An RNA structure with a sequence from Escherichia phage Lambda, together with DNA, in which 49 nucleotides are resolved.
Context: bound to proteins that are not shown
RNA sequence: CCGGACAAUUU
DNA sequence: GGGTTATGCGTTGAATTGTCCGG
DNA sequence: AGCAACGCATAACCC
Numbered sequence: 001c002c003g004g005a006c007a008a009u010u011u
Numbered sequence: 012g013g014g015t016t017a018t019g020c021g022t023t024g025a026a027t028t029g030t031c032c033g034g
Numbered sequence: 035a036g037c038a039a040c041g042c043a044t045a046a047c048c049c
Stems, first nucleotide, its partner, number of pairs: 002033001004031002008027001012049001016045002019042002023038002
């Protein structure tokens, strides 16, 4: 810097 | 005898952010 | 090298 993954909220 | 309809390809799908770490 | 939904875009009806 761009994406990937997880996660809060939208209960 | 032009024009009616399946087929192919164009666009997009809320809001902000604490984490991980990769090329 | 598995959307989904809907619209615009060629090339055949069947009078």